[PDB]
About this RNA:
This is an experimental structure of RNA with a sequence from Saccharomyces cerevisiae, together with DNA, with 179 nucleotides shown. Entry title: Composite structure of EC+EC. Among the 14 different proteins in the entry, which are not shown, are DNA-directed RNA polymerases II subunit RPABC4, Transcription initiation factor IIF subunit alpha and DNA-directed RNA polymerase subunit. Primary citation: Yang et al., Mol.Cell (2022), "Structural visualization of de novo transcription initiation by Saccharomyces cerevisiae RNA polymerase II". The reconstruction used 57,690 particles. Ions in the entry include zinc and magnesium. It was solved by electron microscopy to 3.54 angstroms.
Context: bound to proteins that are not shown
RNA sequence: AACUAGCUCUACUAUC
RNA sequence: CCCCACAAAUCCCAA
DNA sequence: CACTAGTGCCTAAAAAAAATTTATAGTGCAAAAAAACCAAAAAAAAAAATTCTCCTTCGAGTGCTTATCGGTAA
DNA sequence: CTACCGATAAGCACTCGGATAGTAGAGTTTTTTTTTGGTTTTTTTGCACTATATTTGTGGGGAAGGCACTAGTG
Numbered sequence: 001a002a003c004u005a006g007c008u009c010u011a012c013u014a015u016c
Numbered sequence: 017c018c019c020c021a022c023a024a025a026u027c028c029c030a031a
Numbered sequence: 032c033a034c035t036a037g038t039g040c041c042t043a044a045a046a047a048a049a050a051t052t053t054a055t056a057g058t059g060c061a062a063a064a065a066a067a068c069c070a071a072a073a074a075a076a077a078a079a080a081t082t083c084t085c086c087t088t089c090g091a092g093t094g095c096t097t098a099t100c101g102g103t104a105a
Numbered sequence: 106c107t108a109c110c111g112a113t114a115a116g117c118a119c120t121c122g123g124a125t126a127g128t129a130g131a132g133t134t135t136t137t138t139t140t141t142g143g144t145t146t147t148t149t150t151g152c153a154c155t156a157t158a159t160t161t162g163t164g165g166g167g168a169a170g171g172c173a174c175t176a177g178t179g
Stems, first nucleotide, its partner, number of pairs: 011128004016123001018166009032179011054157024089122001091120014
Other pairs, nucleotide, nucleotide, family: 004005cHS008131cWW009130cWW010129cWW015124cWW017166tWH018165cWW047048cHS090121cWH105106cWW
C1' cells in the first nucleotide's frame, strides 16, 4: 500500500 | 632583420 | 648581519570598456525554408436486394376475436 | 317478415420449455472519401572565403620583460 478482475455469441464437455 | 612612414616615376592626347 | 644591484634563469602578465570600420567582388559549402507526393485516418454515408413465402421444426396447449349459419320470438 | 341474439367453430394470437458447472474461439460496421500532415525534393539564402599596377631609395624605430639568486658594501 498507487483498488480492479470485467459483455455478448456459438461449439464441447461434467454430473444427474 | 622586419615593420612602418616618407618621397620621386608613369605630367597624356589625337587633328 | 642586512639592502640592494648585477647578472642569470624563465613563464606569464587573465583585464574587458568595447566588437572598429575599410570594399567588392565573385563562388563554393551549408543550412533554411518552400514545394511536390502520397498516405494515413477520420469523417460521412450505405452498401439493402431476390423471393419464394420455404421461413423450420416448436408443438404445445390455452385464451381471445371474429365469422356465421341458425334458430326464434314479434 | 326481422332484427336478436347466440352458440359454434374457425382463426389468430399468444408464450412456455430442468439444475449447475467448466472450457476454448471469433468477432464485438463497411466502405468511401477527403483532408492534411509526414514525406522527399528543390530552391534559396546566407556565409565564409581571397585578392587585390610595376619600379627604386632612405630613415626611424627597437629587439623580452619579469622575477630570482647571490655578491658587494654599509